[PDB]
RNA sequence: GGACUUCCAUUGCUUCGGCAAAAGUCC
Numbered sequence: 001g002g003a004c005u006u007c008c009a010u011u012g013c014u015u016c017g018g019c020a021a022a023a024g025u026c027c
Stems, first nucleotide, its partner, number of pairs: 001027005010021004
Other pairs, nucleotide, nucleotide, family: 014017tWS
């Protein structure tokens, strides 16, 4: 400088979906 991820994945509520998202690393 920028990529990327929304199972290093991250909280609450939960129908266990999602949503709002903690946001971080690589060179």
An RNA structure, in which 27 nucleotides are resolved. The structure was determined by solution-state NMR and released in 2012. The entry is indexed under RNA, bulge. The work is reported in "Structure of the RNA claw of the DNA packaging motor of bacteriophage 29" (Harjes et al., Nucleic Acids Res., 2012).